Shown are 965 nucleotides from a PDB entry: RNA (mtLSU-7, nucleotides 1 to 576; mtLSU-3, nucleotides 1 to 210; mtLSU-6, nucleotides 1 to 132; mtLSU-2, nucleotides 1 to 81; mtLSU-8, nucleotides 1 to 34) from Polytomella magna.
Tobiasson et al. published it in Nat Commun in 2022: "Structure of a mitochondrial ribosome with fragmented rRNA in complex with membrane-targeting elements".
The entry is indexed under mitoribosome, ribosome, mitochondria, polytomella, fragmentation, rrna, evolution, translation.
Released in 2023, the model rests on cryo-EM data to a resolution of 3.2 A.
The entry has 104 different proteins, among them bS1m, bS19m and mS110.
An Rfam search finds the family "Bacterial large subunit ribosomal RNA" in it. Its family is annotated with structural constituent of ribosome and ribosome in the Gene Ontology.
The reconstruction used 76,000 particles.
Context: one part of a larger RNA, bound to proteins that are not shown
C1' cells in the first nucleotide's frame, strides 16, 4: 500500500416550490473591435370577423385631455467666455462651438427631513425610525445594570469617571423667557433640556380713531424673542399685489393666533431626494378625432380534456296586486323550430353563517391616583453567626366596571301619597300632563267641663252632638291573644268587633297615638337588656 | 307498606352538532430577526485629499539649487454604470406561470454592503435602525399531546300511523327586558 | 235546566155581610 | 247528537334485529323506524366535448443533408437516490495510475 | 543525476 | 311547481313546491344536484304522583334487623207494661 | 358556650336589597347570533 466517494441529472421534464410550474438555487472556466470558435436545442392544420394584448407609421392643431402631463414622445453627449449662491468643497443659468456606427432625458419655486442608510415578506418606501451631534441623571470597582431558584456561574470589563448605564433633543449656524403653589415621584428640606403650567375688566391725547398713560380682582407664574391665513384657521373661497382672454390654485405680504412658541425645542439653511406642491422650456395619438398595419389570442378543423355552480322546470311584455321593486298570482296583449357569433340591462345573479350597527352567562391583548393580594429587587425595623415581618415606591398576580330608551351614545330617571283625559261601579299605559313628600309634635297625645267661635293643609264642597280655642285632671304613643273582611302572583301591606290583667278622666261612657289619603328597608351579621339550660 | 310497568323531577359525560378562548407538559430558528467562527464576490470608466526610492533618473556639479507621471500606494458611508441586490411607477394576470408572478420602467451598486457553509438566543419567552415587525404560506401570543365530550338563557336539527281534546302574546317580580319564577287562560 | 239567591231603586184608604 | 286546528296534553296500534317455547303464534330485551342540521363515508349526474393545452421547422419514415435560434456550453457543489446501457424485461454498468475525504 | 561493479 | 277532476279524445275548467322561521312568506329571507348505507331524551341511584297484584317486607330457620300502628267527651234506651 | 324572649344599627335611594369590595381604551381586534 488500508478504508470512503466516482453511473445519472446539475438555471433544470430528474434539486426547493403538491405539477414536465414563466418562481427559486452556491463556486470554478472558455469565443467575441462594429462582433462572436467549439458546444447546445427545435413548433397540430388555415385564413382577407368583432373585440383584447404587445408593437409600428400618420396629414392640420400641440395638454385644447384628465383629479393629476398617467402613459407616451422629444439633440439625449462633450467644451465654453461671463453672472449667481455658498457651510468655499460644491451647485445652477448661459448665446456658441465640436459629434464615424453602437448608448442615452430637464430646470426652477414653495413644504418636510440636513446627509449615505432602515422599515409594515403578501394594498402603505414616506415628513415614519437610525444617525454623527447636544444636555440631564445614576455608577468609587466585589461599580451602577442585566440573565438565572441563585447560596452559583456570566455578560458589562478585564474596562476603570475624557469611562459605563438609562433618559429626551437630533448635521450645521443664530438663540433658547417665567414658576416646585396644591396633588404625586424623586433628593442632601432641594429638582422643570424631569412628568407638566404659563388671567380678567374698565377709563383715557386738538375732528375723528387708537390708547402712549391710569384703577381694581384674583394666581405658584400669568406666553418673553421669534413665527403666523400655516401639515395649525370655525367664520373663509379673508383683504390686497404678481401670474391668466378667464384663478376656491402658487409665491409674496397684512394680523392676539377658534386652539402659535422656544431641547415633547424656536427661526433659518449650501448640498442631497424613485417624498408633496407649482411653474418655464421643448415633445409628442393624452386629447379635437381617429385611420391602416404587423406578432400572439380569440374566431374555423382533428386530437386530448378542467372548474365556479344546480330544491324540481316545459323559465315572455306591460299595469295592478302581495314579507310593500313578481318568469310563476289578477285585468290588457304575445303564435313557425333548435341552436351559433356577439354585447351584457333582470334572475333582489356567483364566491365569502356582514367587517358597518346593535344585542350576549361572552373572549383577548393594552391603560390607569378602580378593589384585593406579598410572591422578585429597593428601602424600613429587628434578630442570629444565604434570616423574619411590611397601610411605602417599581415589577408581577387576580377581580370589578347596571338596566330602561320610538336603535345606540349623550341627557333624565327608577321609593312612596294626591289631582288631570279614557264619563256618572271598580280597573286601566307612553321618556303624557299638574302639585307634594323621605317630617312634625312630651302636646298638635287621652278624657271631662263652659261658648258672641266654625278655620286650615301640598291638594281637597270631610264633619253641628262634630270640631277649634280656653281651664282642669293625666299617660291607652300599654302586658298577653283575637272572630271575620278589603285587598293581592307570592313576600309583605290594610280594618277590626270581642276576652284577660293593670291604668286614665268621666260615672258608666270612651282611649290599643295623631280629621282622612304620603313620612319608607326583606333576610343576614352585629349590638344592648333580662330571663333558662349547660 | 313492599313488589312491577309507566309519567315528572334531582344528580352523574345525561337529547345531537358547533366556539372565540383557559390551564399544564413536550417539538420547533433547515422560513425570517439579531449574533459568533470560518469561506467568497462586485466588468470597465470618472473626480477628489495625501502618500519617494538599501543609494529614482539627468544637469547643476563648491554655494545655491532645477527639471521630469520619477510613486505595481493609502483614503471617500465618492459619481456614471456590466453582473449582483433591490421593489419607485405603469400595464398584464386574478383557482392565474405563481396561494404574490411577468414585460417595461426605477433605485443602490467598495459599503451602516451581498452570498455560502455551520453554530447560538424558545412562548410567563426569544429578537427587533419600532411596522405590534418576525418567529417553517401571515403571531396584540407559535405547533402538538392531555385537562376536555371545556362552558355557550344563542343559531341549526330531532325518523312509523290512526283517534280524541285544545292555549296564549296580559299583571307582578328580577345583573332583568330575545331568559325564568308566579298568577291568568287552557284540561280536569 | 242541581242547590241557594230575588237587583238597576220612592207608597195608598176601593170593603158594607143586620129588622 | 258529536268529530277544522300550531304550541302542548291523552289513548291505541303497527313495523326492524335479537333471545325463550312449538314456519308461524305469544311474551320479552333493545346500538328499533330519517324528503331538506352550509350533516359524515362511498358512488354517479350538471356546468361540457365547452375553458385550457396540442401529432419536435423541411421531404410521405427522417440515420443522413438543408433550415433557423442560441451562442449555461463545459467541471464540480447543495441536494436527488438508478432517473443511466440493452427488445421478450432476465440482464449490465461506478476500478485511485497524480485526486477529494480520512484532523 | 553523476565512481568502479552491474 | 308539469299535476287533479272530467270529456263526443277535439278539448274545457281548476290550479303560486317543502321546510325552517315569523304579526304576517309563492316569496327578492333560511338549507337541500341525486341514489345507497350511518346520524340524535339513552344508563343508573334517590324523590315524588297515577295503574297493577301480594296482604306487612328481608334475613334466618321458634328470633332477629325494617317500615308501619298506639285516648279522642265511654255520648245509644227504638219495652202497643 | 349554646338557645328564647325585649330591642336597636350600618351599607341596602339602581329602594324584593346579597359572588365582601372595586374605572377606563381598541381604527390591532376575534367568536356567538338579530
Nucleotide at each position: 500500500a488500508a478504508u470512503c466517494g466516482u453511473a445519472c441529472c446539475g438555471c433544470a421534464a430528474a434539486c426547493c416550490a403538491a405539477c414536465a410550474c414563466a418562481g427559486g438555487u452556491u463556486a470554478g472556466u472558455u469565443a467575441u473591435u462594429g462582433u462572436a470558435a467549439a458546444g447546445g436545442c427545435u413548433g397540430u392544420a388555415u385564413a382577407a370577423a368583432a373585440c383584447c394584448a404587445g408593437g409600428a407609421u400618420a396629414a392640420a392643431g400641440g395638454a385644447a385631455c384628465u383629479c393629476g402631463g398617467c402613459a407616451a414622445a422629444a439633440u439625449a453627449g462633450g467644451u465654453u467666455a461671463u453672472g449667481u449662491u455658498u457651510u468655499c468643497g460644491u451647485a445652477c443659468a448661459a448665446a456658441a462651438c465640436c459629434a464615424c456606427a453602437a448608448c442615452a432625458a430637464a430646470a426652477g419655486u414653495a413644504g418636510u427631513g440636513a446627509c449615505u442608510g432602515u422599515u409594515u415578506a403578501c394594498c402603505a418606501a414616506a415628513a415614519a425610525c437610525a444617525c454623527a451631534a447636544g444636555a440631564c441623571u445614576c455608577u468609587g470597582c466585589u461599580a451602577a445594570c442585566a440573565c438565572u431558584u441563585a447560596u452559583a456561574g456570566u455578560g458589562g470589563a478585564a474596562g476603570u469617571a475624557u469611562a459605563g448605564u438609562g433618559u429626551c433633543u437630533g448635521a450645521u449656524a443664530c438663540c433658547u423667557g417665567c414658576c416646585c403653589a396644591a396633588a404625586g415621584g424623586c433628593a442632601a428640606a432641594g429638582c422643570a433640556a424631569a412628568c407638566g403650567g404659563c388671567a380678567g375688566c374698565u377709563g383715557u391725547a386738538a375732528c375723528u380713531c387708537u390708547a402712549a398713560c391710569g384703577g381694581c380682582u384674583c394666581u405658584a407664574a400669568g406666553g418673553u424673542a421669534g413665527c403666523a391665513a400655516a401639515a395649525u384657521u370655525c367664520c373663509a373661497u379673508g383683504g390686497c399685489a404678481u401670474u391668466u382672454a378667464a384663478a376656491u390654485g402658487a409665491u409674496g405680504u397684512c394680523c392676539c393666533g377658534c386652539a402659535u412658541g422656544a431641547a415633547u425645542g424656536g427661526u433659518a439653511u449650501a448640498a442631497c431626494a424613485a417624498c408633496u406642491u407649482c411653474u418655464u422650456a421643448a415633445c409628442u395619438g393624452u386629447c379635437u378625432c381617429u385611420a391602416u398595419u404587423c406578432u400572439g389570442g380569440a374566431u374555423u378543423a382533428g386530437g386530448c380534456g378542467a372548474a365556479c355552480u344546480u330544491u324540481a322546470a316545459a323559465u315572455g311584455c306591460u299595469u295592478g296586486u302581495g314579507c310593500a321593486g313578481a318568469u310563476g298570482c289578477a285585468g290588457g296583449c304575445u303564435a313557425g323550430c333548435u341552436a351559433a357569433c356577439a354585447a351584457g340591462g333582470g334572475a333582489c345573479g356567483a364566491a365569502g353563517a356582514g367587517a358597518c350597527c346593535c344585542u350576549a352567562u361572552g373572549c383577548a391583548g393594552c391603560u390607569u391616583u378602580a378593589g384585593g393580594g406579598c410572591a422578585g429587587g429597593u428601602u424600613a425595623u429587628u434578630a442570629u453567626u444565604c434570616a423574619a415581618u411590611a397601610a411605602a415606591c417599581u415589577a408581577c398576580c387576580u377581580u370589578u366596571u347596571u338596566u330602561c330608551u320610538g336603535g345606540g351614545a349623550c341627557g333624565g330617571a327608577c321609593g312612596c301619597u294626591c289631582u288631570u283625559a279614557u264619563u256618572a261601579a271598580a280597573g286601566a299605559a307612553a321618556c303624557a300632563a299638574g302639585a307634594g313628600u323621605g317630617a312634625g309634635c312630651a302636646a298638635u297625645g287621652g278624657u271631662u267641663u263652659u261658648u258672641a267661635c266654625u278655620a286650615a293643609u301640598u291638594a281637597u264642597a270631610a264633619a253641628a252632638a262634630a270640631g277649634a280655642a280656653a281651664a282642669g285632671c293625666u299617660u291607652a304613643a300599654c302586658u298577653g291573644c283575637a272572630a271575620u273582611a278589603c285587598a293581592a302572583a307570592c313576600a309583605a301591606u290594610u280594618a277590626a268587633a270581642g276576652c284577660a290583667g293593670g291604668g286614665g278622666c268621666a260615672u258608666u261612657g270612651u282611649c290599643g297615638g295623631c280629621a282622612a289619603u304620603a313620612a319608607u328597608g326583606c333576610a343576614u351579621u352585629g349590638a344592648a337588656g333580662a330571663a333558662a339550660u349547660a | 307498606u313492599u313488589a312491577c310497568a309507566g309519567g315528572c323531577a334531582u344528580u352523574u359525560a345525561a337529547u345531537u352538532c358547533g366556539a372565540a378562548g383557559c390551564a399544564u407538559a413536550g417539538c420547533g430558528a433547515g422560513c425570517u430577526a439579531a449574533c459568533g467562527u470560518u469561506u467568497a464576490g462586485c466588468a470597465g470608466g470618472u473626480u477628489u485629499g495625501c502618500a519617494u526610492a538599501a543609494a529614482u533618473u539627468a544637469a547643476a556639479u563648491a554655494u545655491a539649487u532645477u527639471a521630469a507621471a520619477a510613486a505595481a500606494g493609502c483614503a471617500a458611508g465618492a459619481c456614471c454604470g456590466c453582473a449582483a441586490a433591490g421593489g419607485u411607477u405603469u400595464c398584464u394576470g386574478u383557482a392565474g406561470c405563481a396561494a404574490u408572478a411577468g414585460a417595461a420602467u426605477c433605485u443602490u451598486g467598495u459599503g451602516a454592503c451581498u452570498u455560502a457553509a455551520c453554530g447560538u438566543u424558545a412562548g410567563g419567552g426569544g429578537c427587533g435602525a419600532u411596522a405590534a415587525a418576525c418567529c417553517a404560506a401571515u403571531c396584540a401570543c407559535g405547533c402538538u399531546a392531555u385537562g376536555g365530550c371545556a362552558u355557550a338563557g344563542c343559531u341549526a336539527a330531532g325518523u312509523u300511523u290512526c283517534u280524541g281534546c285544545g292555549a296564549a302574546a296580559u299583571a307582578u317580580a328580577u345583573u332583568u327586558a330575545g331568559g325564568u319564577a308566579u298568577a291568568g287562560c287552557u284540561u280536569a | 235546566a242541581a242547590a241557594a239567591a230575588c237587583u238597576u231603586u220612592a207608597u195608598a184608604g176601593a170593603u158594607a155581610a143586620a129588622a | 247528537g258529536c268529530a277544522g286546528g300550531u304550541a302542548g296534553c291523552a289513548g291505541a296500534a303497527c313495523g326492524u334485529u335479537c333471545u325463550a317455547u312449538a314456519u308461524a303464534a305469544u311474551a320479552g330485551a333493545a346500538u328499533u323506524g330519517c324528503u331538506a342540521a352550509u350533516g359524515c363515508u362511498g358512488g354517479u349526474a350538471u356546468a361540457a366535448g365547452u375553458a385550457a393545452c396540442u401529432a419536435u421547422g423541411u421531404a410521405a419514415a427522417a440515420a443522413u443533408a438543408c433550415a433557423g435560434c442560441u451562442a449555461a456550453g463545459c467541471u464540480a457543489a447543495a441536494g436527488g437516490u438508478u432517473u443511466u446501457g440493452c427488445g421478450c424485461a432476465a440482464c449490465a454498468g461506478u476500478g485511485a495510475a497524480a485526486c477529494g475525504a480520512u484532523a | 543525476a553523476a565512481g568502479u561493479a552491474a | 311547481a308539469a299535476u287533479a277532476a272530467a270529456u263526443a279524445a277535439g278539448u274545457u275548467u281548476a290550479a303560486u313546491a317543502c321546510c325552517u322561521u315569523u304579526u304576517g312568506c309563492a316569496g327578492c329571507a333560511u338549507g337541500g344536484a341525486c341514489c345507497a348505507g350511518c346520524g340524535a331524551u339513552u344508563a343508573a341511584a334517590u324523590g315524588c304522583c297515577g295503574g297493577u297484584a301480594a296482604u306487612u317486607a328481608g334475613c334466618a330457620a321458634a328470633g332477629u334487623u325494617a317500615a308501619a300502628c298506639u285516648a279522642a267527651c265511654g255520648a245509644a234506651a227504638a219495652a202497643u207494661a | 358556650c349554646g338557645u328564647u324572649c325585649u330591642u336597636c344599627a350600618a351599607c341596602c335611594a339602581a329602594c324584593g336589597g346579597a359572588a365582601u369590595a372595586a374605572a377606563g381604551c381598541u381604527a390591532c381586534g376575534c367568536u356567538a347570533g338579530g